Primary citation: Yin and Steitz, Science (2002), "Structural Basis for the Transition from Initiation to Elongation Transcription in T7 RNA Polymerase". This is an experimental structure of RNA (RNA message), together with DNA, with 30 nucleotides shown. Crystallisation conditions: PEG 8000, LiSO4, Mg(OAc)2, Tris-HCL, pH 7.0, VAPOR DIFFUSION, HANGING DROP at 294K. Protein in the same entry: DNA-directed RNA polymerase.
[PDB]
Context: bound to proteins that are not shown
DNA sequence: GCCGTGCGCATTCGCCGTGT
């Protein structure tokens, strides 16, 4: 320097 | 040199979870 899928701050 | 095909990319940063 990490699949997607949902949630939340700004 | 200079386009017709041909294709890389759309909204940033930090967090937390994931029926059967």
């Nucleotide at each position: 320097g990490a699949c997607a899928c949902g949630g939340c701050g700004a």